[PDB]
RNA sequence: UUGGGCCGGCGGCGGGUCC
RNA sequence: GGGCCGGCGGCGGGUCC
Numbered sequence: 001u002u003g004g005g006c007c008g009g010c011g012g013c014g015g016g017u018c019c
Numbered sequence: 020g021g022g023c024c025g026g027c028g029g030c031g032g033g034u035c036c
Stems, first nucleotide, its partner, number of pairs: 003036005009030002012027002015024005
């Protein structure tokens, strides 16, 4: 570095739920 | 207007073959 995976961080879209 | 939990997706960090 190509392809395919794993583990955290922050936004976006949408669904449910409670107030 | 807020609390909570999934689904889809973007960027970024780390990491494995």

An RNA: 36 nucleotides with solved positions. Ions in the entry include acetate. Crystallisation conditions: 0.1 M Potassium Chloride, 0.01 M Magnesium Chloride, 0.05 M Tris.HCl, 30%(v/v)PEG 400, pH 8.5, VAPOR DIFFUSION, SITTING DROP, temperature 291K.